An RNA structure, together with DNA, in which 91 nucleotides are resolved. The entry also contains CRISPR-associated endonuclease Cas12a, not shown here. The 2024 paper behind the entry is "Cas12a domain flexibility guides R-loop formation and forces RuvC resetting". Released in 2024, the model rests on electron microscopy data to a resolution of 3.4 angstroms.
Context: bound to proteins that are not shown
RNA sequence: AAUUUCUACUCUUGUAGAUGUGAUAAG
DNA sequence: ACCGTAAGGTCTTATCACTAAAAGATCGGAAG
DNA sequence: CTTCCGATCTTTTAGTGATAAGACCTTACGGT
Numbered sequence: 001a002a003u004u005u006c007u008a009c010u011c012u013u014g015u016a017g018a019u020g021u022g023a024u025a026a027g
Numbered sequence: 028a029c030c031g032t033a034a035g036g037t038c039t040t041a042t043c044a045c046t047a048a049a050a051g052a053t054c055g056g057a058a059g
Numbered sequence: 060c061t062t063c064c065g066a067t068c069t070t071t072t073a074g075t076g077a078t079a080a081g082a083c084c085t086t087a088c089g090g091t
Stems, first nucleotide, its partner, number of pairs: 005018005020045005028091013046073002049070011
Other pairs, nucleotide, nucleotide, family: 001010tHS002010tWH002014tHS003007tWH004019cWW010012tWS048071cWW051069cWS
């Protein structure tokens, strides 16, 4: 501790899984 | 005749878009 | 100068079959 975004990470300048957005009302 | 149990009638669900072409608005230029 | 017309940009336009189940209330039959 890297991500369309989220969560947990790091043999690997990345890994595993998930992921239907926008608008409006509304909770 | 009144009460208990079982079956039927209806109320209600956050929704929409995921589109190309027809229809209408705009406007720049030409004719009289 | 007004009016008409063609290009172009933007807004509107058509619409098919499909349910389906939890819950509350009302109705009718059976038991006492």